[PDB]
RNA sequence: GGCUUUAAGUUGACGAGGGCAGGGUUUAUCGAGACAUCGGCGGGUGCCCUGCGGUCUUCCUGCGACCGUUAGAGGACUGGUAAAACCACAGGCGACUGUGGCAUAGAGCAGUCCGGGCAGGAA
RNA sequence: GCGCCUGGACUUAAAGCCAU
Numbered sequence: 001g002g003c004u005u006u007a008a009g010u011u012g013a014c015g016a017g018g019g020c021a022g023g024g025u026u027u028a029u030c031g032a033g034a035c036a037u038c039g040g041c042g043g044g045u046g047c048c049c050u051g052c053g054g055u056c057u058u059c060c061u062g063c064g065a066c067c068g069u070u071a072g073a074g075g076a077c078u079g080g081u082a083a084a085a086c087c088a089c090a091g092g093c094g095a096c097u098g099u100g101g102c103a104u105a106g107a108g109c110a111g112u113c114c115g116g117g118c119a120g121g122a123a
Numbered sequence: 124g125c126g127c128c129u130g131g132a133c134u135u136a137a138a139g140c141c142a143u
Base pairs, nucleotide, nucleotide: 001141002140003139004138005137006136007135008134009133010132011131014031015030016029020051021050022049023048024047025046038130039128040127041126042125052068053067054066055065056064058122059121060120061119062118063117074114075113076112077111078110079109086101087100088099089098090097091096
Other pairs, nucleotide, nucleotide, family: 009095tWS012038cHS012130tHS013014cHS014083cSS015082cSS015124cHS016106tWS018045cSS026028cWH030106cSS031105cSS032033tSS032037tWW032083tWS032084tWS033085cSS033104tWS036131tSS053071tSS055116tWS057118cHH057119tWH072115tWH073115tHS080107tHS083104tWH084103tWH085102tHS092094tHS093135cWS094134cSS107108tSS
């Protein structure tokens, strides 16, 4: 210095985005100076069905499509001031942990533009 | 990217074995 065992420990997703209601489903969007963020269990704002609601026609009903109250799928362009990372301080023998500060994304996030049913009835 | 661990990974201690 390396290996084994045992014991006690540490770690095990960094933020951004996402929410009408019920049921079902299951590897539910994005990207990171991270790369075990491996794996398992749970949860889940996605998806499917239905109910309700909105738009598709000024109003109403039926059906249909797309959505979820800023209630249009799809498309183009423009935009976008995150965390971790790192440093400091605190704690720990240590793995590592908490808080503060700091540089930096992309999207299904933001903006603009393009992009909209049928039938019947009613003023 | 949200929670939790029995595996894995990692730490410390003791014991042992191995090398230098």